[PDB]
Context: bound to proteins that are not shown
RNA sequence: GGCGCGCGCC
RNA sequence: GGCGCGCGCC
Repeated sequence: GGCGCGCGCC
Repeated sequence: GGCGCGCGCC
């Protein structure tokens, strides 16, 4: 960086 | 949609 899986705030 | 953060794989 890509792919993926998630969370917080608005 | 915005900001932020975490893990795996490649």